Solved structure of RNA, 24 nucleotides shown. Sample source: In vitro transcription using purified T7 RNA polymerase and synthetic DNA oligonucleotides.

């Protein structure tokens, strides 16, 4: 540097976002 998985927030319980770890 490249890439995958994710987590999380919270009024409401709904939408929703930040970013995270690693291998190589």
């Nucleotide at each position: 540097g490249g890439u995958u998985c994710c987590c999380c927030u919270g009024c409401a319980u709904a939408a929703g976002g930040a970013g995270g770890a690693a291998c190589c």